This is an experimental structure of RNA (16S rRNA, nucleotides 2 to 914) from Pseudomonas aeruginosa, with 907 nucleotides shown.
Context: one part of a larger RNA, bound to proteins that are not shown
RNA sequence: A
RNA sequence: AAGAGUUUGAUCAUGGCUCAGAUUGAACGCUGGCGGCAGGCCUAACAAUGCAAGUCAGCGGAUAAAGGGAGCUUGCUCCUGGAUUCAGCGGCAGACGGGUGAGUAAUGCCUAGGAAUCUGCCUGGUAGUGGGGGAUAACGUCCGGAAACGGGCGCUAAUACCGCAUACGUCCUGAGGGAGAAAGUGGGGGAUCUUCGGACCUCACGCUAUCAGAUGAGCCUAGGUCGGAUUAGCUAGUUGGUGGGGUAAAGGCCUACCAAGGCGACGAUCCGUAACUGGUCUGAGAGGAUGAUCAGUCACACUGGAACUGAGACACGGUCCAGACUCCUACGGGAGGCAGCAGUGGGGAAUAUUGGACAAUGGGCGAAAGCCUGAUCCAGCCAUGCCGCGUGUGUGAAGAAGGUCUUCGGAUUGUAAAGCACUUUAAGUUGGGAGGAAGGGCAGUAAGUUAAUACCUUGCUGUUUUGACGUUACCAACAGAAUAAGCACCGGCUAACUUCGUGCCAGCAGCCGCGGUAAUACGAAGGGUGCAAGCGUUAAUCGGAAUUACUGGGCGUAAAGCGCGCGUAGGUGGUUCAGCAAGUUGGAUGUGAAAUCCCCGGGCUCAACCUGGGAACUGCAUCCAAAACUACUGAGCUAGAGUACGGUAGAGGGUGGUGGAAUUUCCUGUGUAGCGGUGAAAUGCGUAGAUAUAGGAAGGAACACCAGUGGCGAAGGCGACCACCUGGACUGAUACUGACACUGAGGUGCGAAAGCGUGGGGAGCAAACAGGAUUAGAUACCCUGGUAGUCCACGCCGUAAACGAUGUCGACUAGCCGUUGGGAUCCUUGAGAUCUUAGUGGCGCAGCUAACGCGAUAAGUCGACCGCCUGGGGAGUACGGCCGCAAGGUUAAAACUCAAAUGAAU
Numbered sequence: 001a
Numbered sequence: 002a003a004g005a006g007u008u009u010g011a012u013c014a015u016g017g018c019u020c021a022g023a024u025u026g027a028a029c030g031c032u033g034g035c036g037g038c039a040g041g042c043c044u045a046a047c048a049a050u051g052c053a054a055g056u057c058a059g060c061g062g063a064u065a066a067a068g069g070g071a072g073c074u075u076g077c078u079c080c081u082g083g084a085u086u087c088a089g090c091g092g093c094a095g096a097c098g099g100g101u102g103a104g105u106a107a108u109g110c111c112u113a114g115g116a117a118u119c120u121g122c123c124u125g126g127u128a129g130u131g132g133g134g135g136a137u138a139a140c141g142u143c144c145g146g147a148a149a150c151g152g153g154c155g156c157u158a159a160u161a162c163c164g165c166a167u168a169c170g171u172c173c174u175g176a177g178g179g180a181g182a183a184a185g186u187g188g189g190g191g192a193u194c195u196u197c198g199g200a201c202c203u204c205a206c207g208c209u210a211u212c213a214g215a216u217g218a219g220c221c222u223a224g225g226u227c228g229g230a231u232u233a234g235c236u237a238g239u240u241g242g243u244g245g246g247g248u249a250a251a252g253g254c255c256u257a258c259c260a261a262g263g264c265g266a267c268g269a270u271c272c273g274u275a276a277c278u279g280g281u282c283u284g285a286g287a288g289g290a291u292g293a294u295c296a297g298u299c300a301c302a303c304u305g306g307a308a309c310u311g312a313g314a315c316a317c318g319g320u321c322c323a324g325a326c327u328c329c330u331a332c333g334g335g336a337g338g339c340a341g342c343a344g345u346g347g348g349g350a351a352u353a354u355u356g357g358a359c360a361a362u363g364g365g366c367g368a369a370a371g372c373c374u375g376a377u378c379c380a381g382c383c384a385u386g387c388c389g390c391g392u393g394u395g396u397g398a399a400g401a402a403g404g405u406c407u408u409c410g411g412a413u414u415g416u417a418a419a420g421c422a423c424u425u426u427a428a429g430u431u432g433g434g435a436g437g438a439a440g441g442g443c444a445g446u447a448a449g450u451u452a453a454u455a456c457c458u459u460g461c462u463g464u465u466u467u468g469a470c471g472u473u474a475c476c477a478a479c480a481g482a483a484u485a486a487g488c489a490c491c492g493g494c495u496a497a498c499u500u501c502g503u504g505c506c507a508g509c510a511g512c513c514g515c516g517g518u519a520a521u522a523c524g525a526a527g528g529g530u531g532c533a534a535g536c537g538u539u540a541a542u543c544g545g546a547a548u549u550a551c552u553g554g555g556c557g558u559a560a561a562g563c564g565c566g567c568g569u570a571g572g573u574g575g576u577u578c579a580g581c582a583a584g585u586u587g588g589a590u591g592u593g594a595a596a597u598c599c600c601c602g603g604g605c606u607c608a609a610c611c612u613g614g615g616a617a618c619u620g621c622a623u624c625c626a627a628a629a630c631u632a633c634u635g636a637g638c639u640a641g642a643g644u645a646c647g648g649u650a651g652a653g654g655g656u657g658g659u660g661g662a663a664u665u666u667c668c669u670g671u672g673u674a675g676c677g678g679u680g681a682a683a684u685g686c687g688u689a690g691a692u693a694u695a696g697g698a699a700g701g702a703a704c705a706c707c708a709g710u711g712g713c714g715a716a717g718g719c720g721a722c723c724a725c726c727u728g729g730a731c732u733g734a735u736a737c738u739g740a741c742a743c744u745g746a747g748g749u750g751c752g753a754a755a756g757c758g759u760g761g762g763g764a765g766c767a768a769a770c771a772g773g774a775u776u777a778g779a780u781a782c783c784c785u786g787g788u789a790g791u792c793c794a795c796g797c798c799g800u801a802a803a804c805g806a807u808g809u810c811g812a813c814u815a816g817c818c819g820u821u822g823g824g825a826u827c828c829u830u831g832a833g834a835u836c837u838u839a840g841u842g843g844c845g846c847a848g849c850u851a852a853c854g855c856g857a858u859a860a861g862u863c864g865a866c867c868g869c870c871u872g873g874g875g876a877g878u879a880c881g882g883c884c885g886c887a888a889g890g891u892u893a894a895a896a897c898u899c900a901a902a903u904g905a906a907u
C1' cells in the first nucleotide's frame, strides 16, 4: 500500500 | 497550516516595506581528507584538428600457392593446376541512434474520439520464381588540369535495367471482359541427358504477387493551451456547391464557373513573448512559479527556395539553386558547414578530457565468422549537488606554562594532555581475489527435414579451446597518531555576550539603526555560540502575504459606489402540476505511457542510490440508472410587475401674460452745506445746487411675508400670481393581464457653476483692470468705480466636497417622540385619539463597527446584479485613442523615489  | 520588526508621546485599525524558511544546472569570497551515486555552456555566435559501412553471394584486377612437375638445377620462369587473400558495379543501411531549442499562440502539444489511408525489415497464410534481350561502370585509351578533379571515344558482368510468357487471392470494368510480376546464389548430392561443367532432386538465404497481423506513420473532430482592447473588426480560395485535376488517403489541396458567404466581445485580427507534456520547485490545501537532468511528442541542422532517390526525407557527417561567410590555388580550377564527441578562440558571473573499449546492452550490414558504432558502457576534471566516512583512552592536579584580572586567595583552558595496556579504516605499500560471460570456433553425438534420416544444413546435447574497456570492487597483511579544520556570527527577538584601539573619523547595516571619549553594533591575542568540508552573501523561486481573498478580502470617514437615469448583450429570476434528462448524482467499462511522488518490501557494509509489487494519476470519454434542485418543453396560478377607474397634494417641467415692493438712471418742484464709513482717511458737488421731496416716466433683474429637520423631481434642480400644454408620485375600492421581473459591461440621454461660440439685453452685483488706503512690501483682505460675466434665445462643453463622501432592487429584525400627503376605525363635539400606508426627521434595543458612529431612510441580517479598490509620491500625469471650436475632458501608465503615508480615538  | 506558528510569526516577528518598523508610522505614535502612547493607542487601536488600515496598510506597505524588512526578516526568520524551504529550494537551485548556481556564481563569487574564504581549505585543501575520502568514498559512492549523480550532475556540469542557463550566455552568442565563428570554427583549427581527430566518429556511418558493411556484404565476394557481380565483373575485372592480384596470386601466377607451399603442393605436382618441367627447363636450367635448387638462382630461375611456364605450369596438372593455379591457391588463398585483398577494390570501381549492385542490394541494404544511411530517414535510426546522437544534438539543439532558433522558429511556432496552434491543430505544435495534451486529453478524448474518429475514417478515407500508406507501412522496408518481422510473423502467419495463399499462389509463383518460365524464357530472352539491349546497355553500362570498372578496364583500355585520349583530351583539359600542377593536382584534386572533371569530359570524349572503345570494351565487359550481374540478384543492375527492359520486353515476352504465365497469374487469383490483386487492379479496372465490377454486366461479359480486359489488365499487371520475379533473380539468383550457396552447400550438398545416387539414378540417368552429356564436358551426371550443367540439367535434376533437395536444403538454406533470397525474389514476385497478395491477404490478415504486428510496428511505424499520415490525416480529421471536439475540449483545453501566455500577456495585451493604449490591438474591434478580419477574410476574397476567403466561405459553401458542382464539374474536373491531383494525393497512399478525406479535403479549396488545386482549378474553372456558380453562390455570397465564413470567422468575431465565449476576444476574430494584430502586436509582444514562448517548443509542449509527464514532471519539478514551493504550498496545509487551493494555487503560484517553472519545463536543466530523465521520458513522450514537435521543430530546426550556416540563411532562404526546392525537389530527387526511397517503404519511409522534402535528408545534421545527401543533391541542386540562390545568399552571406570561409578556405585552397600552379588563376587553370576547386572545396567547406561541430545545434555529433572531444577541443578551440569568443561572449560571460559561470559549466569538463583533442581519453578507453566495443567487454556488456542497442543499432547497422553479413549465411556466418565478424566488421562498424563519440549510441553506449566506462575512465579524466570540478565540493556543483546528495549521502556516508575520517582525525586513539569508561581518568588523576602535575591545576606546567604561555593569557589574564584582582573577585590580589579568585574566575579563566575546569572529573584535559606530554605517560598508554593504547583498538590503524580511510589514505600508503603489499598479497589475494569474485561478479559484471551470455555466447564463439571446433569435433563427437542425437534429432527432423530429406526421396536417396544419402549428405548438406537446422535445433538440442556433453567434450575441449577462447574472449573484460573499466582493472577491479572486495578480502587480508605490515608501517606509525603517523597524512586530514575551517567558516560566519556574538546591539538586538536569538533566553550565545568584559576589555584593547578608534571618537559623526575610519567604518558597519536585511530592518530597527551604530559611531560625536569608559564602544557588548566600528576595527582587536586575554575566549566560544553555531555548523562543519564545509561555511558565509549575491541572485532567483514560491511561503510567511487573508498583500488579487475560488477556498479567503474590502469600498460613510483609511485606497475604493460611476453625477444620475434609461436601457442592449449577459448574469439572475415568484408559484403549481406534468414531462424531459443538458447541468447534477450513482455504478460499470475503456483510457489516464514509463520514470517520478507516495506506502510496503528486496539489493547496495549503512545511507544516498538501485529496484519489485501496490497505491495514486484528483482527469477524460462512453454506457446504464435516479429525478430533492438553478436548465429546457407543455399547460397553469396570483403573491412580483403592469392596465382601466375615481380622489387629493405638490417651488416637477414647458409656453405665454399680469402684478407688487426695491434699487438705478432720467425729467421736473422744494430746498442749502456738505460724505464723524470705521480696526482710520482719501473719489463723485456749489456763475453745472450737493445724498432728497408728498411727485412722474423708463428699464432690466429678482420674487419679502407665507417658509416649515416643509414639499416635488432620477440626479443636477426647482420659490410671486393667473391661464394653457404636460410628466411622475401618493391614495381608495373594484375589474383585468398573468412572471410580462430585477440588474446592467457596451451604449445612449439628462447634468450646479464658471467657461465657449452667434445674436438680443444690461438695473443691481461684479474675475480682469484703474485708482484710494493698510503694511518692509501688498502683487491681497477694506473703500470708490468698473467691462467680461450674471439675464434671454439657440448651440456647445460634460465637469463639482455632482455628498448621505453611503450603487440599484427585494425580503426580514425591539420601541418611543415629531412632521408631510392620503385612507380607515373612534361617544364625539374635535381642542381631538388610535391604528394603516408612502415620504421626511430626532433618539435608541438587538446586532455590527478599528473607533466615531449606523441602527425599518442599516453601516444589522441575508439575496440578485453592476461599478470599483490593492502602500505613499510620481499622477488622474505623460504617450496613444476618442470627443470638444476652444478651455479641456475621458480612457490611462512606467522609469525613478521613500519606509512609510493614512483612519479614528487618547
Base pairs, nucleotide, nucleotide: 004020005019006018007017010907012905013904014903022543023542024541025540027539030536034390035389036388037387038386039385040383041382042348050343051342056091062087070079071078100301101300102299109226110225111224112223113222114221115220118218119217123214125212126211127210128209129208130207131165133163134162140155141154142153143152144151145150171180172179173178186205187204188203189202190201194199227273228272229271234264235263236262239261240260241259242258243257244256245255246254276298277297278296279295280291281290282289283288303324304323305322306321307320326337327336328335329334354380356379357378358377364373365372366371405412406411427484429479430478431477432476433475440467441466442465487532488531489530490529492513501524502523508515509514554870555869556868557853558852562867564751565750566749567748571744572743573742575638576637577636578635579634580633584630585627586626587625588624589623590622591621592620599615600614601613602612603611604610641741642738643737644736645735646733647732648731653727654726655725656724657723658722659721660704665699667697668696756797757796759794760793765791766790770786771785772784808866809865810864811863812862813861816844817843818842819841820840821839822838823837825835826834827833848855849854872899873898874897881892882891883890884889

The structure was determined by electron microscopy at 2.95 A resolution and released in 2019.
The entry is indexed under Ribosome, Pseudomonas aeruginosa.
NCBI's taxonomy places the organism under Bacteria, Pseudomonadota, Gammaproteobacteria, Pseudomonadales, Pseudomonas.
Primary citation: Halfon et al., Proc.Natl.Acad.Sci.USA (2019), "Structure ofPseudomonas aeruginosaribosomes from an aminoglycoside-resistant clinical isolate".
Rfam match: Bacterial small subunit ribosomal RNA. The literature on the family includes a 2001 paper in Science by Yusupov et al., "Crystal structure of the ribosome at 5.5 A resolution". Rfam 15.1 lists 42,628 matches to the family in 10,626 species.
The PDB entry is titled "Pseudomonas aeruginosa 30s ribosome from an aminoglycoside resistant clinical isolate".